[PDB]
Context: bound to proteins that are not shown
RNA sequence: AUACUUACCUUAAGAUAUCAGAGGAGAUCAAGAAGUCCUACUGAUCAAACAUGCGCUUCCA
RNA sequence: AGAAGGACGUUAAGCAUUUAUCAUUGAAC
RNA sequence: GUUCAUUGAA
RNA sequence: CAUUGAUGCAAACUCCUUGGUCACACACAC
RNA sequence: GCGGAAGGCGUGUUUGCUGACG
RNA sequence: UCCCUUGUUUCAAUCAUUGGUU
RNA sequence: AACUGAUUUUUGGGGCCCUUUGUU
RNA sequence: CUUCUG
RNA sequence: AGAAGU
RNA sequence: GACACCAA
RNA sequence: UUGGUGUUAGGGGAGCUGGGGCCUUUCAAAA
RNA sequence: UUUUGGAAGGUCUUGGU
RNA sequence: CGGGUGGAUCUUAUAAUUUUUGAUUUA
RNA sequence: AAGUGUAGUAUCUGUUCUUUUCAGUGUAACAACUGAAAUGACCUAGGCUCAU
RNA sequence: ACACAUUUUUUGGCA
RNA sequence: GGACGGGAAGAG
RNA sequence: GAGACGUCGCGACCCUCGCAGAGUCGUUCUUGACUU
RNA sequence: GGUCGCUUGAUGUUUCU
RNA sequence: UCUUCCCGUUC
RNA sequence: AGGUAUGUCUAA
RNA sequence: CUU
RNA sequence: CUCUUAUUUACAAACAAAAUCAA
Numbered sequence: 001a002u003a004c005u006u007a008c009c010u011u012a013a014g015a016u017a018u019c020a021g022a023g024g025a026g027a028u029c030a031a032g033a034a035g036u037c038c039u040a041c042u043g044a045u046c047a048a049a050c051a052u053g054c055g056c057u058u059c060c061a
Numbered sequence: 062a063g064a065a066g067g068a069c070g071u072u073a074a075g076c077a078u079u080u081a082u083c084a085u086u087g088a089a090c
Numbered sequence: 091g092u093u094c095a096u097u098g099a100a
Numbered sequence: 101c102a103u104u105g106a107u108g109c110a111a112a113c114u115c116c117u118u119g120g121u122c123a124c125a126c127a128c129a130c
Numbered sequence: 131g132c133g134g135a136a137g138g139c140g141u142g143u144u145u146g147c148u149g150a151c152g
Numbered sequence: 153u154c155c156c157u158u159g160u161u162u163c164a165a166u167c168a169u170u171g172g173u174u
Numbered sequence: 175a176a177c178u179g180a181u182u183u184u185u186g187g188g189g190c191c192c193u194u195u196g197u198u
Numbered sequence: 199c200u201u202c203u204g
Numbered sequence: 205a206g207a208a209g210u
Numbered sequence: 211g212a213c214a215c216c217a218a
Numbered sequence: 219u220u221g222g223u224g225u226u227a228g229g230g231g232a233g234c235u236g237g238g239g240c241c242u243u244u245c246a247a248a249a
Numbered sequence: 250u251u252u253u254g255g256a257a258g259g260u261c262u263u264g265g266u
Numbered sequence: 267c268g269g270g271u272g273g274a275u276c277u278u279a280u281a282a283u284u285u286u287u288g289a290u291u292u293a
Numbered sequence: 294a295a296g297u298g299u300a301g302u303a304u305c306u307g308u309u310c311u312u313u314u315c316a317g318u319g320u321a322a323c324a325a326c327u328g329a330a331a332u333g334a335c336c337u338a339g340g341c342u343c344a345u
Numbered sequence: 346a347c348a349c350a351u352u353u354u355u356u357g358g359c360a
Numbered sequence: 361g362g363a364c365g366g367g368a369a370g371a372g
Numbered sequence: 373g374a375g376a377c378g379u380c381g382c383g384a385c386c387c388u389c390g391c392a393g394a395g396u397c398g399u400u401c402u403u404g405a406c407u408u
Numbered sequence: 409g410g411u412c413g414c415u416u417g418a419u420g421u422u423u424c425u
Numbered sequence: 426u427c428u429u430c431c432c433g434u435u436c
Numbered sequence: 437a438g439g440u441a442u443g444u445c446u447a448a
Numbered sequence: 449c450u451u
Numbered sequence: 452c453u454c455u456u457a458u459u460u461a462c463a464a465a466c467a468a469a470a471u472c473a474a
Stems, first nucleotide, its partner, number of pairs: 001446001003444002006441005012278005017045005022039004046146009056137004064118005070113003076108003082099003086095005147273001150271001151268002153232006159190001161188005168181003172177003199209005211226008233266017297467002299464001301462003306457001307455001313330006331345004335340003361436001363434009373424008381414004386410002394407005
């Protein structure tokens, strides 16, 4: 390593940035939901990593 | 040589202080 | 109150 | 448990591990 | 004086968790 | 990815290559 | 052809270090 | 860096 | 210090 | 892949 | 032969690539 | 003439492979 | 690019005896 | 049909050969040639040996 | 050349 | 049995 | 055969008691001188 | 070896029987 | 000088 | 069906 | 192991 | 691998060859 037998056990859930619009899900009732959801869409903030500086700051017989 | 940290090392019984059970019965003061 | 002896417990 | 303990006050020696025992220079600044 | 060690701030990139499996 | 070294550093000599000047 | 500078190789000397404790 | 040799 | 391998 | 080494 | 753990390094240079700083040129905008 | 942004080239420094 | 993969963080069970919704200011 | 002389050469075979020295000739050195001759004693090839 | 005239070899011995 | 040469004894 | 006079021996109650022709010196691994 | 014995040691003068 | 005994040589 | 644990057999 |  | 005196056998030298003589 293979076979056989026995014993035990078999599923906690969800999310992974946040806010506002572009468009979609072109919304099953006489023009329209409100909302909510998604996004290689954009804008803002936040988080993480990497790089660079700070005539940074401190410690090194 | 020193600086920081540590000794669960010693000198070390260094020095100072304190403590080393209760209950019952008998006897003495 | 103290001392000694015996017994029991930790 | 334990008196050579326990608690307080220190003090000294010895020992241990770490560190740029760097480069420059050994010189009169503020 | 350069390369050390620890932190703070700033800028930029990238991603919105991370690297593993196919 | 490739190459060299893993005792290090400095000084002199020899040789090779490259640049400049006469 | 002479000089100066750089790099590489070789030789030799000086210093430091080999606790590289399995002399890497 | 590892193995081998002195 | 030398030799081989990454 | 190689080496080093402990068990079986 | 099987199982387990560790090691496979460090320095330098070149190629290439990333970042920063300076300088030069060009183009745009503002005064 | 000055400031800003982008591109390209050169030089220096750091990181990776 | 994928994944009924794992891991990490944060929500929710979860403010009732086991660590985060109090029995360690000693009255 | 056979056959000579001058000069010269090579090669066999036969034959010869030391008792020892010394000196001369001779020789590249030998060789060869030319002359003479010690006799005795002793020691382990040899003698600064001895005597006539 | 010599070894018969007193101390040696030409004897004073003989019985 | 005869001679020699010792040594001893006894006599003169 | 027996008297002297000598000269060399068997024994010993004795004497005596010891390694040197003898004794000394100069020079050398063995001799030359000088005394008695 | 010098002395004493020989308890009958060895030897050449020299007189006698 | 004789006699006796013993031991050697000779015939 | 999967995973772990144990035992037995067989092979190296 | 010769010249 | 001498000498001697003899024998054996080859060989060399474009060695020389005869006659004639008013040579």
The PDB entry is titled "Prespliceosome structure provides insight into spliceosome assembly and regulation (map A2)". Solved structure of RNA (U1 snRNA,U1 snRNA,U1 snRNA,U1 snRNA,U1 snRNA; U2 snRNA; Yeast UBC4 pre-mRNA (mutant)) from Saccharomyces cerevisiae, 474 nucleotides shown. Among the 28 different proteins in the entry, which are not shown, are Pre-mRNA-splicing factor RDS3, Protein NAM8 and 56 kDa U1 small nuclear ribonucleoprotein component. The structure was determined by cryo-EM at 4 angstrom resolution and released in 2018. Rfam match: Yeast U1 spliceosomal RNA. Rfam's curators write: U1 is a small nuclear RNA (snRNA) component of the spliceosome (involved in pre-mRNA splicing). The literature on the family includes a 1997 paper in Nucleic Acids Res by Zwieb, "The uRNA database". The family is grouped with related families in Rfam's "U1 clan". The reconstruction used 153,556 particles. The work is reported in "Prespliceosome structure provides insights into spliceosome assembly and regulation" (Plaschka et al., Nature, 2018).